[PDB]
Context: bound to proteins that are not shown
RNA sequence: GGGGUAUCGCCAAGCGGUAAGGCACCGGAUUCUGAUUCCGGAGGUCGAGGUUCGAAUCCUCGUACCCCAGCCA
Numbered sequence: 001g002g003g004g005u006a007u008c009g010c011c012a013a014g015c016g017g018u019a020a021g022g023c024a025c026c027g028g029a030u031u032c033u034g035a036u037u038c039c040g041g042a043g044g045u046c047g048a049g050g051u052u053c054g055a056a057u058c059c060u061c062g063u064a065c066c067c068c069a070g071c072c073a
Stems, first nucleotide, its partner, number of pairs: 001068006009023003017053001025041005046062005
Other pairs, nucleotide, nucleotide, family: 007013tWH007019tWS009043cHS012020tWS012044tWS013019tWS014045tWW015057tSS016052tWS016054cWS017018cHS024042cWW030036cWH031035tHS051055tWH052054tHS
């Protein structure tokens, strides 16, 4: 150079309508497994703009990370 990806701690949805879901963490209720089960909480949309009534979703400039220089798959 080219191909890709950016949403809490880890995964990952809503795809213009306003932050699911699972796992992790933190509290409370039961349990002859400190388990199970059960409620309750914390934290997130890379940055900077544009469009819009409104954007996580569309547009743009950044930036970050991953892949590609096997007569490997």

An RNA structure (GLUTAMINE TRNA APTAMER), in which 73 nucleotides are resolved. The 2000 paper behind the entry is "Tertiary core rearrangements in a tight binding transfer RNA aptamer". It was solved together with GLUTAMINYL-TRNA SYNTHETASE. The entry is indexed under engineered tRNA, tRNA-protein complex, tRNA aptamer, ligase-RNA COMPLEX. Ions in the entry include sulfate. An Rfam search finds the family "tRNA" in it. Rfam classes the family as a transfer RNA. The literature on the family includes a 1993 paper in Trends Biochem Sci by Hou, "The tertiary structure of tRNA and the development of the genetic code". Its family is annotated with triplet codon-amino acid adaptor activity in the Gene Ontology. It was solved by X-ray crystallography to 2.7 angstroms. The depositors describe the entry as "CRYSTAL STRUCTURE OF A TIGHT-BINDING GLUTAMINE TRNA BOUND TO GLUTAMINE AMINOACYL TRNA SYNTHETASE". Sample source: Product of runoff T7 Polymerase transcription from synthetic DNA template.